[PDB]
RNA sequence: ACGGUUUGUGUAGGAUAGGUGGGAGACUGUGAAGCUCACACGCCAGUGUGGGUGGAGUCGUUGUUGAAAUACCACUCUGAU
Repeated sequence: ACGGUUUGUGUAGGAUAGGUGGGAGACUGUGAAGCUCACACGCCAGUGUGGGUGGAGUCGUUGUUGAAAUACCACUCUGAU
C1' cells in the first nucleotide's frame, strides 16, 4: 500500500460542526422508531457496535451543513489491529 473503519467536545445549536462519481429524495419488513443488556473509548460531554425487546421511524432536497445532517456511497484527513 491495498478491502471496513474509528475517532471530529469556541461559536450561533431540538448539536463532542471532519475538508469524490453513479444517486431517485435516502436507509426500513431478504425487519425500522422507542427500550434491555454486554464491548471499546470516554474529554465518564456522551458516542460507535453486538445479542435480546419492540414494529412504522430516523425525520427538518430531509431547517442545518463548504461536504453526505449520522440521506445512501466516497478521496481521504487529526489516530488506532
23S rRNA fragment from Mycolicibacterium smegmatis: 81 nucleotides with solved positions. Rfam match: Bacterial large subunit ribosomal RNA. Gene Ontology terms of the family: ribosome and structural constituent of ribosome. Among the 47 different proteins in the entry, which are not shown, are Small ribosomal subunit protein uS8, Large ribosomal subunit protein bL35 and Large ribosomal subunit protein uL23. Released in 2025, the model rests on cryo-EM data to a resolution of 2.47 angstroms. The source organism's lineage runs through Bacteria, Bacillati, Actinomycetota, Mycobacteriales and Mycobacterium (subgen. Mycolicibacterium). The entry also models magnesium and zinc ions. The depositors describe the entry as "WT strain WT mycobacterial ribosome".